Primary citation: Chen et al., Biochemistry (2017), "Structure and Dynamics of RNA Repeat Expansions That Cause Huntington's Disease and Myotonic Dystrophy Type 1". Shown are 30 nucleotides from a PDB entry: RNA with a sequence from Homo sapiens. Entry title: Structure and dynamics of RNA repeat expansions that cause Huntington's Disease and myotonic dystrophy type 1. The entry is an ensemble of 20 models.
RNA sequence: GACCAGCAGCAGGUC
RNA sequence: GACCAGCAGCAGGUC
Numbered sequence: 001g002a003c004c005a006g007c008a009g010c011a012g013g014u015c
Numbered sequence: 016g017a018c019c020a021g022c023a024g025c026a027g028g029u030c
Stems, first nucleotide, its partner, number of pairs: 001030004006025002009022002012019004
């Protein structure tokens, strides 16, 4: 630099 | 409950 599959946050618009 | 354009984190695997 490329690739995969998981996990915890913040604020806005629409129905 | 659903949809949409954003902002900012964490551990693991593959080359």
It was solved by solution-state NMR.